Released in 2021, the model rests on X-ray crystallography data to a resolution of 3.2 angstrom. The RNA, together with DNA, has 21 modelled nucleotides. The work is reported in "Structural basis for template switching by a group II intron-encoded non-LTR-retroelement reverse transcriptase" (Lentzsch et al., J.Biol.Chem., 2021). It was solved together with Trt. Crystallisation conditions: Tris-HCl, sodium citrate tribasic dihydrate. The entry also models sulfate and magnesium ions. The entry is indexed under Polymerase, Reverse transcriptase, RNA binding protein-RNA-DNA complex, RNA BINDING PROTEIN.

[PDB]
Context: bound to proteins that are not shown
RNA sequence: UUGCCUGGAG
DNA sequence: CTCCAGGCAAC
Numbered sequence: 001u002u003g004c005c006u007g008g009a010g
Numbered sequence: 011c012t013c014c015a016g017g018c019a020a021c
Base pairs, nucleotide, nucleotide: 001020002019003018004017005016006015007014008013009012010011
Other pairs, nucleotide, nucleotide, family: none
């Protein structure tokens, strides 16, 4: 850089 | 869909 995953605010 | 805290992977 990019993909994904858990949690959170809209 | 946008963005935050954190994590994993490829390079």